An RNA structure (VS RIBOZYME SUBSTRATE RNA), in which 30 nucleotides are resolved. The PDB entry is titled "SOLUTION STRUCTURE OF THE VS RIBOZYME SUBSTRATE STEM-LOOP". Primary citation: Flinders and Dieckmann, J.Mol.Biol. (2001), "A pH controlled conformational switch in the cleavage site of the VS ribozyme substrate RNA". The entry is an ensemble of 20 models. Method: solution NMR. The entry became public in 2001. The entry is indexed under VS RIBOZYME, STEM-LOOP, TANDEM GA, PROTONATED ADENINE, A+C BASE PAIR, RNA.
[PDB]
RNA sequence: GGUGCGAAGGGCGUCGUCGCCCCGAGCGCC
Numbered sequence: 001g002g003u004g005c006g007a008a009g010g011g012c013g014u015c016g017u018c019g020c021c022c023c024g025a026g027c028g029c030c
Stems, first nucleotide, its partner, number of pairs: 001030005009022004
Other pairs, nucleotide, nucleotide, family: 006024cWS006025tHS007024tHS008023tWW012013cHH014017tHS014019tHS015016tHS015017tWS
C1' cells in the first nucleotide's frame, strides 16, 4: 500500500441522550 475484517474517530443535539450522521485505526499476508 492492497485485500479482508474492522475497532475507533469525528460531526449533528435533541440530550441525563436516550441519540442522529459521516467516515473508517489497526489484525493478518508481501